Context: one part of a larger RNA, bound to proteins that are not shown
RNA sequence: GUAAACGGGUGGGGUCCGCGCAGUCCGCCCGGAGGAUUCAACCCGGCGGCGCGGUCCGGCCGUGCCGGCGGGGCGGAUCCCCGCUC
RNA sequence: UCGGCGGGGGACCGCCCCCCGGCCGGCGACCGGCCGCCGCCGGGCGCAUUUCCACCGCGGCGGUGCGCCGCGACCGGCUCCGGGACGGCUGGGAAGGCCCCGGCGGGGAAGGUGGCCCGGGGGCCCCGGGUGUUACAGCCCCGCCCCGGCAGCAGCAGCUCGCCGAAUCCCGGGGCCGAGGGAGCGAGACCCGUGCGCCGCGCUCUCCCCCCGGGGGGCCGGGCCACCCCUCCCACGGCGCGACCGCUGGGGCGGACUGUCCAGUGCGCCCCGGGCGGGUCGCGCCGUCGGGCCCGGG
RNA sequence: GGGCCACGCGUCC
RNA sequence: AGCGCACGGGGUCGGCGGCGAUGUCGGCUACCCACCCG
Numbered sequence: 001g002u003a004a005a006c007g008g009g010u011g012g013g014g015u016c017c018g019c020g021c022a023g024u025c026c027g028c029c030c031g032g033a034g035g036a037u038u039c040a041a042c043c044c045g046g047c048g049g050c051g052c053g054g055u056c057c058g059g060c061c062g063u064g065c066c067g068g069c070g071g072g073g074c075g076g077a078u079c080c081c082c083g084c085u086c
Numbered sequence: 087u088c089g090g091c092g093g094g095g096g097a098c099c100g101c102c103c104c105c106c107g108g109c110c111g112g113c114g115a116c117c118g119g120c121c122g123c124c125g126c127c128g129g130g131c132g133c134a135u136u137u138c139c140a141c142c143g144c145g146g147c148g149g150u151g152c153g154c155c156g157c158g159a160c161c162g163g164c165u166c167c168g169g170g171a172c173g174g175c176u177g178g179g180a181a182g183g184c185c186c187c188g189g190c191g192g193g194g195a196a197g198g199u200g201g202c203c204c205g206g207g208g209g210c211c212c213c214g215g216g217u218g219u220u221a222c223a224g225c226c227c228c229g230c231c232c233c234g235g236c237a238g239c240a241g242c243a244g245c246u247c248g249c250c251g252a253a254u255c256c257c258g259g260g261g262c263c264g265a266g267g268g269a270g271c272g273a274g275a276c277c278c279g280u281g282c283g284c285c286g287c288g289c290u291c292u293c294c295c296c297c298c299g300g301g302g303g304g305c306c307g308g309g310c311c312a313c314c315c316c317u318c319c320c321a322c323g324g325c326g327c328g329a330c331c332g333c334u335g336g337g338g339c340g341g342a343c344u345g346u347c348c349a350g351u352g353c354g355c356c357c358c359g360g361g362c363g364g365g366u367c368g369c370g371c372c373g374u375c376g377g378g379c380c381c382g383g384g
Numbered sequence: 385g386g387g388c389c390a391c392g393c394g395u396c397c
Numbered sequence: 398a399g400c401g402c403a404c405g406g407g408g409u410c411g412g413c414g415g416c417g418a419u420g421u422c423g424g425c426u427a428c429c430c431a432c433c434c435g
Base pairs, nucleotide, nucleotide: 006435007434008433009432010431011430012429013428016424017423018422020421021420025149026148027147028146029145030143032142034139035138036137042130043129044128045127046126047125048124049123050122051121053120056119057118058117059113060112061111062110064109065108066107067106068105070104071103072102073101074100075099076098078097080094081093082092083091084090086089153416154415155414156413157412158410159409160408161264162263163262164261165260166259167258168257169256170255171254172251173250174249175248179247180246183236184235185234188231189230190229191228192227193226194225202216203215204214205213206212207211270280271279288402294304295303296302297301298300309388310387311386316382319377320376321374322373323372324371325370326369327368328367329366330365331364332362333361335358336357338355339354342351343350344349345348
Other pairs, nucleotide, nucleotide, family: 020023cHS021022cHS023417tWH024150cWW031142cWW037134tWW038136cWW039136cSS040132tHS041131cWW079096cWW112116tWS134136tHS152155cWH152414cWH173253cSS176240tWH195224cWW196219tWH198199cHS198218tWS199221cWH200218tHS201217cWW208211cWW220221tHS238241cHS239241cSS240248tHS250253tWS265407tHS266407tWS269406tHS285405cWS289400cWW290399cWW291398cWW317381cWW318378cWW337356cWW341352cWH403405cHS418419cWS
């Protein structure tokens, strides 16, 4: 040395990569060191939300209705005047 | 000029638009001003036990994860295996052990024990053959001995033979996996926190004592079932009796049939001494670790 | 002698 | 009624040991090679 190649399972070797080589930080509380122009509460101005303001007042609209000594624009297979053939 | 025809009125009806006026709705497919409340931003104060930034503990709590290689512990689920102890049934085990062979009596042969005879091996035991009935071994059967009496039990003679488990529970060993992720409580509108909470078993305390801070012992009433005296109903089995249906011997009556000797055969009625056997009903006795919360009472 | 998923009060049948 | 315990609606540890700078850790797959089965 069972032609080569293949599937499953490992193992070994290279290849570069992790840029790993002392392995996590994030919140809450405590401590003490510090450093601020700093908190809550009031005053002024602006903005926004909500309100069943029990129904504040006024606008605008109705794919809402009603009214009309109303007006228009139309439509209707509802009913005097201009022209022509006898 | 009247009758016919086309076109334009006017009136009426209907729709749309506008002037309005009265309701309804809205401005969350679409609104502004005043009032109230709330929130935010900007500026003044307020000024440091308030508030906000920066630093560390290898400080504490919650969350996520370990750089890599690994280990251990407990819990739960799914499996394989082992060790203990308990009980039921049988033919209410069969067998088997002990009590002289359990005791007594009666038997039997043979895979013949003593003893006898013959043979052979040394020479005082063994091996063969024959008779026999226990003899200096035994085996089997029958009857009485409470199934003779004693444990015991499908027996740790782990194997002498089975079926088992509401008549069954405990403990241990090995292997694999851990998927899912806001399950809610109570202070509850008399308060805003806490997240070991649903079902599910049972620990202590709101009583008190006892023995040695943990384990043990009790608190006082009732009924039911454990033993022994009494006794109803029902279920099942066995035994004995009676009654009602069923099957198949005598006498008599009345008729019928048969038989190449006077001899037999059913059928209809009625009286019976009976025999056999199934069902139903009514009892008396025995049995059930029976059934009625195991009826009920002293 | 052992186990119990049994705990109160009053009235009527 | 409240306190804790738990064979109780699927795992946690409030448990740990090591090694890690110029020779060590890890890298399923994809590069190569070896073996068993097919």
Overview:
An RNA structure (28S rRNA, nucleotides 431 to 1311) from Oryctolagus cuniculus, in which 435 nucleotides are resolved. It was solved by electron microscopy to 2.9 angstrom. The work is reported in "Ribosome inhibition by C9ORF72-ALS/FTD-associated poly-PR and poly-GR proteins revealed by cryo-EM" (Loveland et al., Nat Commun, 2022). The entry has 78 different proteins, among them 40S ribosomal protein S27, 60S ribosomal protein L28 and 40S ribosomal protein S30. Entry title: Mammalian 80S ribosome bound with the ALS/FTD-associated dipeptide repeat protein GR20.